[PDB]
Context: bound to proteins that are not shown
RNA sequence: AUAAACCGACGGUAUUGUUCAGAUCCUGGCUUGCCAACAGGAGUUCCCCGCGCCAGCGGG
DNA sequence: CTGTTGGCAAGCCAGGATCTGAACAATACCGTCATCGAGCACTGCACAGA
DNA sequence: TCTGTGCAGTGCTCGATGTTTTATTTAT
Numbered sequence: 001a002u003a004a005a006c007c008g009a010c011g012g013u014a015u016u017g018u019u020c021a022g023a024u025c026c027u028g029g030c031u032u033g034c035c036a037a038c039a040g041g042a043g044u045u046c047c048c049c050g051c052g053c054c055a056g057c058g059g060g
Numbered sequence: 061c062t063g064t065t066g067g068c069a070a071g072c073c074a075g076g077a078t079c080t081g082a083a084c085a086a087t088a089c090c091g092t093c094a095t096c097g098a099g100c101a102c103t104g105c106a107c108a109g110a
Numbered sequence: 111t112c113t114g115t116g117c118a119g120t121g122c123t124c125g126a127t128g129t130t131t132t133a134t135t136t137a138t
Base pairs, nucleotide, nucleotide: 009092010091011090012089013088015086016085017084018083019082021080022079023078024077025076027074028073029072030071031070033068034067035066036065037064039062040061047060049058050057093128094127095126096125097124098123099122100121102119107114108113109112110111
């Protein structure tokens, strides 16, 4: 600690039963994708190793 | 190490009608003013006498 | 040493009762 303080509005309860959306209906006619073109250039690959004429050749 | 550009993309016309759309029965109750005196209960009260 | 009928003493639930209420009703 306020017309404050302390302080429930509570308890029970099917919305149920019935029900075709249905019949008819070309999307259709027209329309070159087209013109040019060496896949060629460029030896970096960092190690260990073995044998050289030192140029360069091998095995892991 | 290096990969391109121009020019171009349509129009017409057309989309319906018929007819139909429910009914019944049922919706609560209690308590949250008060008064008076009576008739009839818990409820402790010691005891006296058992 | 515990317990029994009377209480006194009252806590009640009982029932009849004091009063008093009504205002409306679209739009088309």